[PDB]
RNA sequence: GGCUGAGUAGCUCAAAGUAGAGCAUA
RNA sequence: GUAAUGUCUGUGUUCGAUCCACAGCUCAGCCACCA
Numbered sequence: 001g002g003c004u005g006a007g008u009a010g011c012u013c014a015a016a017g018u019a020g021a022g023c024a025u026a
Numbered sequence: 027g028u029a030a031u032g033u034c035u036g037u038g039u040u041c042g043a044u045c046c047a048c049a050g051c052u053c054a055g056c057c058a059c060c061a
Stems, first nucleotide, its partner, number of pairs: 001057007011022003025029002034050003038046001
C1' cells in the first nucleotide's frame, strides 16, 4: 500500500419491536 | 438490606434501528511494498 471483523452502564459481558444480568458504586 | 448507572460518531431507509445502510474515528486481523 490492499481487503476483512469489531466499538452498548465505571468495569465485564449480553440482546430491528430490548437496553438485561453481574461486578463495582452509594 | 435498599437503590441508581450506557449502544463510537454523523448521515440515511423503513411505522419504529443495539440491529439494515453509508462515511469517518479507534482499531485489531490477514495479504502485499519492502524495490